[PDB]
RNA sequence: GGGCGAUGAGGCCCGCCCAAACUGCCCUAUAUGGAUGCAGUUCACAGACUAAAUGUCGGUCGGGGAAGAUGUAUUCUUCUCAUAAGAUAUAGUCGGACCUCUCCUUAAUGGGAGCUAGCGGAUGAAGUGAUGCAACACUGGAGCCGCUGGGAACUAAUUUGUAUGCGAAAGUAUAUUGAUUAGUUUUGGA
RNA sequence: AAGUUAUCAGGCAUGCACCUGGUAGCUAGUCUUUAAACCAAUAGAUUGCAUCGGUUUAAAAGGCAAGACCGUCAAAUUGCGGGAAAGGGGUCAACAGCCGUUCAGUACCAAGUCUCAGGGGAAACUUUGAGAUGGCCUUGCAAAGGGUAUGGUAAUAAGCUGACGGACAUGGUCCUAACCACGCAGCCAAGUCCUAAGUAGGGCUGAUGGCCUCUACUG
Numbered sequence: 001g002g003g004c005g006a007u008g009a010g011g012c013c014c015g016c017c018c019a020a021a022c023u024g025c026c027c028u029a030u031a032u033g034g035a036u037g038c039a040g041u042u043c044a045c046a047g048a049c050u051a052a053a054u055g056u057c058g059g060u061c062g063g064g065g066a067a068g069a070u071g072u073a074u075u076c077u078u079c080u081c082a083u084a085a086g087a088u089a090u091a092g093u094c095g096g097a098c099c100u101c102u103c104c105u106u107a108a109u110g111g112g113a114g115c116u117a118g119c120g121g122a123u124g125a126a127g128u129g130a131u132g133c134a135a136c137a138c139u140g141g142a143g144c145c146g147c148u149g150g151g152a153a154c155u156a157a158u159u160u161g162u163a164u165g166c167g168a169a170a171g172u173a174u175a176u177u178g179a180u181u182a183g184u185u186u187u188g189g190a
Numbered sequence: 191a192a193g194u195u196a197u198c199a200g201g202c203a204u205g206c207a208c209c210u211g212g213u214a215g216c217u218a219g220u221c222u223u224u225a226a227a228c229c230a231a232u233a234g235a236u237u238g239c240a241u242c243g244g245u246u247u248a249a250a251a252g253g254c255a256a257g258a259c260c261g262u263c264a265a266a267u268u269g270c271g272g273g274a275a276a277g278g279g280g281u282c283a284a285c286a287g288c289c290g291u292u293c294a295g296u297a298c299c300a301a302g303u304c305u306c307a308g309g310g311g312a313a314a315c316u317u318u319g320a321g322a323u324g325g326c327c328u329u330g331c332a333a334a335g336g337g338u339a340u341g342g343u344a345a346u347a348a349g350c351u352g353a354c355g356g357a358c359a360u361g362g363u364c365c366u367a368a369c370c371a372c373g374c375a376g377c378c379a380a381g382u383c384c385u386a387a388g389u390a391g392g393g394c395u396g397a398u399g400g401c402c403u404c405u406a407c408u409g
Base pairs, nucleotide, nucleotide: 002017003016004015005014008404009403010402011401012400013399024394025393026392027391028390029389030388033384034383035382036381040377041376045095047094048093049092050091051090055263057261058260059259060258061257063081064080065079066078067077068076069075098189099188101114102113103112104111105110115150116149117148118147119146120145121144127138128137129136130241131240132239133238134237135236152185153184154183155182156181157180158179159178161176162175163174164173165172166171192217193216194215195214196213197212198211199210200209201208204333205331206330219254220253221252222251223250224248225247226246227245228244229243234242268375269374270373271372272370273369277366278365279364280363281362282361288356289355290354292353293352294351295350297343298342299341302323303322304321305320306319307318308317309316310315326336327335
């Protein structure tokens, strides 16, 4: 008796590290880092989804006002008020409305709740093919139907651990717990 | 008639802002269509038919007009509080409801602003604790004024409970509800602003971690 010590090798010395020691200093630019953001949401017929306006933020021009600069008037620049009201759902596609089940709430009409995945199927409102109209082709939201769940959450029954009670002993229930089983997380009509 | 500037009066109160009235000043653009000229090669990924683009001049026609036209964003979507027209319902001849300079009690001191100590972060920023101020009159704001713990409580400080007194049928009160200059907290797309670890682009120096040798330096 290894590697490292901002551009190589060699000698010496020093420090760091066991997968790390190392990857220099100055200027400019960039957030996936923050703050803010409306006639937004809250604020639909209970609501879900698609589009985009009467909204947000801009552009090409114009109106009223103010302050600057040039300047020969003028012109230019900046700031300010404004595009009547409807968006407490506007144009659409789904749905809701009425009676009914279990809880909570009101003095009573009334008001408020009732969990959540995956897979498959049919159906379309919309959008992509320069523009318009017709077709075509490809995608296709919410919703609907079926299946498998998550045993999620609660309650009940069985049957137990743990402490106690009616208990000399046994039987028994409670708080809690395992597992098993069942039921509920609305129903039907239009 | 509308926009906008100035002023006056009233609602309405020291002030601000809103609403309703009066007076005075200024105000025709912008877009589309047709013709010409000027250009341009627009023009595109299924099939048929029709058409494709900019500038100037405008004449004209037409639309909207103190405004006219063209783009861009589609995210958030929860906890709520205070009033309320009309219509329709529940309830009371004294009320589980409503009102109060009343009397006892129950819970509590928020948001915002400042100072001081910490935590996170490279920075911007964010977060926790303590102290002070604040709160109410005032539900358009709360600048002035009065009050500020013998003070106060809407939605993130009970705007609470009980007792006592009071008001009512053409009445009181509650529910449903178009709406409100609606309000509170949290949240959000594009946009705007702040910062620059990391990554880029440049510029500078060094061949050493230190003493030297050599190596190369556009010297």